Shown are 71 nucleotides from a PDB entry: RNA (rRNA zeta) from Leishmania donovani. Primary citation: Shalev-Benami et al., Nat Commun (2017), "Atomic resolution snapshot of Leishmania ribosome inhibition by the aminoglycoside paromomycin". Among the 42 different proteins in the entry, which are not shown, are Ribosomal protein L35Ae family protein, 60S_ribosomal_protein_L32/GeneDB:LmjF.21.1720 and ribosomal protein eL24. Entry title: Cryo-EM structure of of the large subunit of Leishmania ribosome bound to paromomycin. The entry is indexed under Leishmania, ribosome, aminoglycoside, paromomycin, RIBOSOME-ANTIBIOTIC complex. The reconstruction used 141,028 particles.
Context: bound to proteins that are not shown
C1' cells in the first nucleotide's frame, strides 16, 4: 500500500427431524362425527427504535455503475 473496482438480504426466532397409503387431538358408525392450538405463512427488514402536530435535505440543475455500500 497498490486498490479504482463486478456483487447488492440481513438474523445466538431459518439453521433439528422424519412423513406423502400423511404428518393436530380423539371416538367408532372406517367414513364420517367430535374438539382448539380450525391444520395453507421462520421471523425479520423495505427511512422517527415507531404509527405520533418531528427538526436537516434543493444548485448533484430532467436517465446514465446506487455519487453510497458496517444492515
Nucleotide at each position: 500500500a497498490u486498490c479504482g473496482a463486478a456483487u447488492c438480504g440481513c438474523c445466538a426466532c431459518c439453521u433439528a427431524c422424519a412423513a406423502g397409503a400423511c404428518u393436530g387431538g380423539a371416538g367408532c358408525u372406517u367414513g364420517c362425527u367430535c374438539c382448539c392450538u380450525c391444520g395453507a405463512a421462520g421471523g425479520c427488514g423495505c427511512c422517527a427504535a415507531g404509527u405520533a402536530u418531528a427538526u436537516u435535505c434543493a444548485u448533484g440543475a430532467u436517465c446514465a455503475c446506487a455519487a453510497g455500500a458496517c444492515a